[PDB]
The RNA has 20 modelled nucleotides. Released in 2004, the model rests on solution NMR data. The entry is an ensemble of 33 models. The entry is indexed under Thermodynamics and Structure, Base stacking and Hydrogen bonding, 3-GA motif, RNA.
RNA sequence: GGUGGAGGCU
RNA sequence: GCCGAAGCCA
Numbered sequence: 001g002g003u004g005g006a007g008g009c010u
Numbered sequence: 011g012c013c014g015a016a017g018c019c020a
Base pairs, nucleotide, nucleotide: 001019002018003017007013008012009011
Other pairs, nucleotide, nucleotide, family: 004016tHS005014tWS006014tHS
């Protein structure tokens, strides 16, 4: 740099 | 629908 996806909001 | 980790690649 790219790609992801604990959690929150809805 | 929206905001966004570890993790992976470079």